[PDB]
Molecule: Chili RNA Aptamer
RNA sequence: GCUAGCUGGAGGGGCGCCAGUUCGCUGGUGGUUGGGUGCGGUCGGCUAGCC
Ligand code: V5Z
Ligand code: GTP
Numbered sequence: 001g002c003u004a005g006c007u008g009g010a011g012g013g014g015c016g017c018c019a020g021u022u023c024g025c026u027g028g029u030g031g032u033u034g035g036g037u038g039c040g041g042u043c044g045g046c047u048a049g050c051c
Stems, first nucleotide, its partner, number of pairs: 001050007009043001014039002016029005
Other pairs, nucleotide, nucleotide, family: 008011cWH008035cWH009010cHS010043tWS011041cWH012031cWH012040cWH013030tSS015030tHH021024tWS031036cWH035041cWH036040cWH036041cSS
C1' cells in the first nucleotide's frame, strides 16, 4: 500500500441538506459494511493475514 474482522470511535452529536423557531437555536438526516453515490473522504483508529 492492499485483504479481513472489531470499534461513533479523531474531525463530531461538524458542515451541508430538510422541518420548526422566540433568530439564540432545536429536531430529523444521524452510527444497522456493499461504512458514504450529499460534502469533509481514498473517514479515523484497533486486530490479524499478504506484498
Ligand atoms: C455529528 C455525526 C454523528 C452521528 C451519530 C451519532 C453520536 C455522539 C452516539 C449516540 C449514542 C451513543 C449511547 C453513548 C452509545 C454513542 C454515540 C451517534 C451521525 C452522523 C451519520 C454524524 N453521534 N457523538 N452518537 N451512546 O456527527 O458523536 O450515534 O452522520 O455526522
Ligand atoms: P509506522 O512505522 O508506525 O508508520 O507503520 P507503517 O509505516 O508500516 O504504516 P503507516 O500507515 O503508518 O504508514 C503510512 C504509509 O506507509 C502507507 O501509506 C504506505 O505507503 C506505507 N506502508 C506502510 N506499510 C506498508 C506495507 O506493509 N506495504 C506497502 N506496499 N506500503 C506500506